[PDB]
metY SAM V (53-MER) with a sequence from Candidatus Pelagibacter ubique HTCC1062: 48 nucleotides with solved positions. Method: X-ray diffraction, resolution 2.5 A. The entry became public in 2018. The model includes bound s-adenosylmethionine (SAM). Keywords: SAM V riboswitch, pseudoknot, RNA, gene regulation. Entry title: Crystal structure of the metY SAM V riboswitch. It holds a match to the Rfam family "SAM-V (S-adenosyl methionine) riboswitch aptamer". A reference for the family is Meyer et al. (2009), "Identification of candidate structured RNAs in the marine organism 'Candidatus Pelagibacter ubique'", BMC Genomics. The family has 7 seed sequences and 23 matches in Rfam 15.1. Rfam describes the family as follows. SAM-V riboswitch is a cis-regulatory element that was recognised in marine bacteria it recognise S-adenosylmethione (SAM). The binding of SAM leads to the association of the triplex third strand in the aptamer of SAM-V riboswitch that stabilizes a short helix and occludes the ribosome binding site. Crystals were grown from: 0.2MPotassium chloride 0.01MCalcium chloride dihydrate 0.05MBis-Tris7.0 40% v/vPEG 400. The organism belongs to Candidatus Pelagibacter communis, within Bacteria.
RNA sequence: AGGCGCAUUUGAACUGUAUUGUACGCCUUGCA
RNA sequence: GCAAAAGUACUAAAAA
Ligand code: SAM
Numbered sequence: 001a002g003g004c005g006c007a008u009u010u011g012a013a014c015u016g017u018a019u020u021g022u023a024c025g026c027c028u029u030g031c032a
Numbered sequence: 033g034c035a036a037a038a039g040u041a042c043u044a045a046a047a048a
Base pairs, nucleotide, nucleotide: 001028002027003026004025019045020044021042022041023040024039029035030034
Other pairs, nucleotide, nucleotide, family: 003038tWS005041cWH007021cWH007042cWH008043cWH009044cWH010045cWH011015tHS011017tWH015047tWH017048tWW018046tHS027037cSS
C1' cells in the first nucleotide's frame, strides 16, 4: 500500500434494513 | 487474466 468480521453500537413515531468509520491485530500465498 | 490468505473491540451517521 492493498485486503481479512456475512461482527457490535448509535435512530429527538418505531428500529435485527441498504451504505459509510476509528483503534488494535492479522493476511499479502500458489499459478501460464 | 485465473484461485487463496487474514478478526477483536469502540463510537457514530442513517428509512438514506
Ligand atoms: N441498522 C443497523 C443498526 O445497527 O441499527 C446498522 C448497522 S451498520 C450497517 C454496521 C456497520 O457500520 C459496520 O460495518 C461498521 O463498520 C459501520 N460503522 C460503525 N461505526 C461507524 C462509524 N462511526 N462511522 C462509519 N461507519 C461505522

Huang and Lilley published it in Nucleic Acids Res. in 2018: "Structure and ligand binding of the SAM-V riboswitch". The entry also models sulfate, sodium and magnesium ions.